[PDB]
Context: one part of a larger RNA, bound to proteins that are not shown
Molecule: 23S ribosomal RNA, nucleotides 1275 to 2000
Organism: Deinococcus radiodurans R1
RNA sequence: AUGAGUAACGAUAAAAGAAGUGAGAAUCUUCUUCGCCGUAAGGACAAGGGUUCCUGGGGAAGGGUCGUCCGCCCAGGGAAAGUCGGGACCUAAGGUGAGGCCGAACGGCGCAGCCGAUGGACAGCAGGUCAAGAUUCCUGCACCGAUCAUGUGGAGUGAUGGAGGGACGCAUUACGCUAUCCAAUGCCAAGCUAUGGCUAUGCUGGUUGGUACGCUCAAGGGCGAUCGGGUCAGAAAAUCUACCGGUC
RNA sequence: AUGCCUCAGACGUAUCGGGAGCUUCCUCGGAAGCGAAGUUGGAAACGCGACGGUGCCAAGAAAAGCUUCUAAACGUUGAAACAUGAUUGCCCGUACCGCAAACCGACACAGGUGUCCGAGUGUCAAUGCACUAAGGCGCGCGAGAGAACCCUCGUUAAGGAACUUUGCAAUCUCACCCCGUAACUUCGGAAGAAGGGGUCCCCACGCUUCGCGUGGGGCGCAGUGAAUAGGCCCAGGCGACUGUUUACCAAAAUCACAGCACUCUGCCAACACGAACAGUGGACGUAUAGGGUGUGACGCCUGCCCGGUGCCGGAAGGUCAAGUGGAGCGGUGCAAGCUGCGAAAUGAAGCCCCGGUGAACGGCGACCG
RNA sequence: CUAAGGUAGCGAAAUUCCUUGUCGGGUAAGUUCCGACCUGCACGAAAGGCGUAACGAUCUGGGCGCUGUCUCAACGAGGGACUCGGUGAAAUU
Numbered sequence: 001a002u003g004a005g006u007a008a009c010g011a012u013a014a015a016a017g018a019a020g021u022g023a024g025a026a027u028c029u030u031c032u033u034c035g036c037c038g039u040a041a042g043g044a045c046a047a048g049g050g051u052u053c054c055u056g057g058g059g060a061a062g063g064g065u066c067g068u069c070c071g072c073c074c075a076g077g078g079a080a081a082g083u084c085g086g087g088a089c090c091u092a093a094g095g096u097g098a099g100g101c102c103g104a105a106c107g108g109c110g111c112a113g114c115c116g117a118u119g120g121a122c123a124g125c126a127g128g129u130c131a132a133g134a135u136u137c138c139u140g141c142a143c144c145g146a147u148c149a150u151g152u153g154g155a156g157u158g159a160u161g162g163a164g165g166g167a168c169g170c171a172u173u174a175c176g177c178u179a180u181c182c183a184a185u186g187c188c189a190a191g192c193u194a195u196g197g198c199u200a201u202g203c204u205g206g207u208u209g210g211u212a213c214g215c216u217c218a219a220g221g222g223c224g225a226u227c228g229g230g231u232c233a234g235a236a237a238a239u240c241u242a243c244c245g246g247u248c
Numbered sequence: 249a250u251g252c253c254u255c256a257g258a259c260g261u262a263u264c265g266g267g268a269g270c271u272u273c274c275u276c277g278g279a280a281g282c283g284a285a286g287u288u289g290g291a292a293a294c295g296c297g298a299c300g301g302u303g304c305c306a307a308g309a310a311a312a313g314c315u316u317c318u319a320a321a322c323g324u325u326g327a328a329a330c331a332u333g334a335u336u337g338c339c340c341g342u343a344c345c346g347c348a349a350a351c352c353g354a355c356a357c358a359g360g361u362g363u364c365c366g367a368g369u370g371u372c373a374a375u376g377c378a379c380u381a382a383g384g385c386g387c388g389c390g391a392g393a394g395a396a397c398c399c400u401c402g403u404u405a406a407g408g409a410a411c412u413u414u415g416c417a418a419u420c421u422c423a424c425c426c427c428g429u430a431a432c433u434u435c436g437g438a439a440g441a442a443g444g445g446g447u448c449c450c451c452a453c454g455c456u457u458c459g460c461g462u463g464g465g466g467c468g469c470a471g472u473g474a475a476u477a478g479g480c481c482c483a484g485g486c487g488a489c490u491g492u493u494u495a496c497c498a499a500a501a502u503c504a505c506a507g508c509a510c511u512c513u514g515c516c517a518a519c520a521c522g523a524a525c526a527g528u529g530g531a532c533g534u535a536u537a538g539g540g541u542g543u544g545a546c547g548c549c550u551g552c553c554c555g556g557u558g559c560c561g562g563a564a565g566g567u568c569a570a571g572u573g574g575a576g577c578g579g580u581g582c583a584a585g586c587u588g589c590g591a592a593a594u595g596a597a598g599c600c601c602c603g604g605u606g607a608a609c610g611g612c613g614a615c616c617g
Numbered sequence: 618c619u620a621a622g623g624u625a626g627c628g629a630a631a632u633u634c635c636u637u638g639u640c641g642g643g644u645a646a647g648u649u650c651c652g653a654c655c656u657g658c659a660c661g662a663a664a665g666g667c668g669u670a671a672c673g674a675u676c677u678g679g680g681c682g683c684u685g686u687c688u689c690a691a692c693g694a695g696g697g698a699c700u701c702g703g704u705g706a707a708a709u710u
Base pairs, nucleotide, nucleotide: 001710008704009703015033016032017031018030019029020028034386035385036384037383042365043364044363045362048345049344052343053077054076055075056074057073062070063069082143083142084341085340086339087338089120090119094115095114096113100109101108102107125140126139127138128137144337145336146335147334148333149332150331152329156322157321161317162316163315164314169304170303171302172301173300175297176296177295180291181290182289183288184287186207187206188205189204191203192202208265209264210263211262212261213260214259216258217257220254221253224248225247226246227245228244229243233241234240269282270281271280272279305308351360352359367380368379369378370377371376389702390701391700392699397697398696399695400694401693402692403691404690406688407687410686415683424446425445426444427443432437434545448466449465450464451463452462453461454460455459467471479681480680481679482678483677484676485675486673487672491503507543508542509541510540511539512538513537519529521527546668547667548666549665551612552611553610556609557608558605559604560603562601565600566599567598571594572593577588579586580585626660627657638654639653640652642650
Other pairs, nucleotide, nucleotide, family: 002709cWW003708tHS004707tHS005006cHS005705tHS006706tWH007705tHS009064cHS010355tWW012695cWS013035cSS013385tWS014034tWS014386cSS021025tWH022024tHS022068cWS025068tWS026389tWS027065tWW027066tWS027388tSS036041tWS038040cHS038382tHS040366tWS040382tWH046346tHS047346tHS047348cWW051078tWS051079tWW054131cSS058072cWW059072cWS061072cWS065389tWS066388tWS077132tWS081342tWH090311cSS091117tWH091310cSS093116tHS097112tHS098111tWH099110tHS102524cSS107523tWS108524tWS117119tHS119309cWS120311tWS124141cWS128138cWW129134tWH151330cWW153328tWS155323tHS155324tHS155327tWS156327tSS159318tWH165313tHS166312tHS167311tHH176256tWS178293tWH179292tHS188284cSS191202tWW192194cWS193199tWS194198tWH200202cHS206285tSS218256tHS219255tHS219297tWS221222cWH222252cWW223251cWW230232tHS230242cWW231233cWH267285tHS268283tHS273278cWW276277cSS305307cHS323324cWS325326cHS344350tWS345350cHS346348cWS348361tWH353357tWS377475cSS396698tHS405688tWW405689tWW408684tHS408686tHS409415tHS409417cWW409684tWH411686cSS419682cWS419683cWS421478tHS423447cWW429441tHS430439tHH431438tHS433436tWS434669cHS437670tSS440478tSS442478tWS448473tWS468470tHS471473cWS472477tWW488670tWS488671tWS489505tHS492502cWW506544tHS508607tWS513517cSS515533tWW515534tWS515535tHH517531tHH518530tHS518538tWS520528cWW522524tHS522526tHS543663cSS549662tWS550663cWH553620cSS554555cHS554608tWH561602cWW568597tHS569595tWS573592tHS574590cWS574591tHS575590tHS576589cWW578587cWW581583tHS607663cWH611621tWS623624cHS624662tWH625661tHS629656tWW630632cHS632660tHS641651cWW642651cWW643649cWW644646tHS647649tWS655656tWS662665cSS685689cWS
C1' cells in the first nucleotide's frame, strides 16, 4: 500500500442561553440556570511520583475533535520548626557479629554488643495571612532542655550494678462528660411584603475559641502507713525490693 | 463505712481571638477599616473521665527514659533542691497530586491502593435507602435522524411451563407489628416451617408521651402510597457441620475438620534442613509428649483368609566379603635368597529356613477346577 | 484349586453389561425420579459398612405460587446501528 474515509473516539451524571476574548471558539473566560455525587464522585494523611504548585507567557507536538485552553512548552518565583514525623534515645522479628564453632575454595554458623518501626519514650496552643508555606512565618500568651550569674540552702551527691515500673488479651457493660447535632414567639442583625393570603408570632443568617484565676458545681478514677527479724534471696552492698512477724 | 490524692468536664469573673454582616475604596473586581449576641430545652459516640466493672480460655513483647538503693569516686565552709533573670535550641522531611488524567496498570485506561473525618430530613436502628448541605462535578468529539438488526429497559389480551437438556433467564415473594405454624429431632433445633391480619391522615381519651394503645371520623384504585430488604414446599444422592481449593474455562461429592485407630520415639528422642563429629528446628517440649500413616460429627457396628510381600521376635543348621591363616604348584640365581599366583580352617550384618502380625500391602467368581 | 472363598448391613445402586429388568407410585401419556424385589456382568465393613437431626451459590425428581420460557409475538423507551462536520485504526492480502 489493501481493508477505508470504514470500526471507533473509553461508562446513557445533561445540557441551555447571554457577555467576553481572539487571525480563528459547540469546546478558553464570566454571568444566570439546569442536571450529577454527597460513608462521595467531599475532606486530611501514609505510600509512591518529582516541580506536576503559583505567576507571566506559548500554540509545534502531546490532548482520541477543537482549542485563544491544560497535568503539555519557555521563563520566573514558592517550600521556613527547640515543641509535628524521623536523627543525635530504646528495643521485636530479622540482619549482623571481635573472640568462638565448622567447611575443596568462594564460604556456613554463632554468646555478648550492634543494626533494625510496623511498637515504647518525648516540651505549645489560639488566631492571622504571600498569587503560591504554615503546630514552620507574625500576633498574643505558654512549655521543655542545656549553660551561667544572683539569692534561698549552707550539706551530700548519686554508677556501665541491684530493685520497683514501663507492662500490654478477647467479649460484654454501669456511671459522668465533651466533640457534635436538633428544637423554639430565647437573644442579635439585615431587610421585603411578592400572583390569592401573611405584614409578623412571617422569612433569612449568626448564636463563641484560647489562656489565667476563682473559697463554686461535679461523676468518674488509685492508695494502705510504719517499726522490727532472718542470711539461705536479688554476685557483695544497700537506708531499696522480696519474705516472715508486729502495730492504726 | 471512713480516710486521703485526683481532676474529665460544667460554672463565674477577666482577657486575647473569632464572629453575621456593616462601611468606604476598587486599577474590573478585590483592598483596608468596623463589629452585634452568644439563651433555654433535647440528643450523643467507636473520643474523654480510666490502667473502670464483670465474665471467659486459647492465658495475651522487649528495652531505655523514669522512681528508689548502694559500690567506686569526689565533697565532708563554695552539694542536692527550689525561682530568677540571662543565654542557647543542631541534622533531615514539609510545595503539589495523593480511591487518582499526577501512585501500580504501555494510554488523560469502567481495573487495583493502607488509615482518619465524613453533615441534615424522612424510615424501629444504621456508615442501609431516597432526596439534599458544605464541597465537588456533567466523565475532552459534535449535530441530526427516529429503518432492519443489536444492547439495556417499561407495559401487555386469553393462556400459564405447553418452553427447554434443565423454569436458564425473568416474574411473583419482600420492611416492621400481631396471630399462628408439620413430619422429623442429637431436644439446641427444624422456623422467618409463609398460613392469616395490620400499616395513611384528623379528633377525643388513656400511658412508661422521639410514641404507643383504645374509640370515633376522613380520603384514594391503592396507605413500609416513591427507594432499599425472603417465593415456598414434598422427596431423595454425596459430604455431618463453619471452613479450603484449580490467580486466567472445574467450588464440588476435592482438601481440611473435631473424633477414632495402627505404629515409631526414654531425650545429644524418633524425625526433618545441612559443604559440617558446626549449627538449628522438633522443644527451652519429656509418653496425658512428639513424629508418621490411614479414617473422618454422631449412633449401631467393623467378619473370614496370613500362602505370597512387608514388618516385630526367631541359641541348632545352609550359604556368605574384606581380613587372620598360608599346606602346596611355579619363575630366577651356582647359591644365601628374591619373588608370581595360591586352599583347609577361621570371619559380621544379611538373605534361605521357623514363628507371629491384617483400623499392614493385600485376597474373599479369569463355570464350578 | 490357591491361605480362604462373604459375619452383619446394603443391592438395577455416583457400582448394572444385558436394560427403558419386572411389578408398584406419581403423569392424560414418564428410558428420569421414588418404592419394592433380587438374577450383585464387576456392594461390604476405619480406600470403613449401614443409618442419621442440622447444614449446602452441592446434585437429582416432584408439587403450589407467579410469570414473555412458551402459544407468538406487539407497542413504548433509552444506547449503538443510519446521515453531516472533525480526527481516523485492524487482522487479511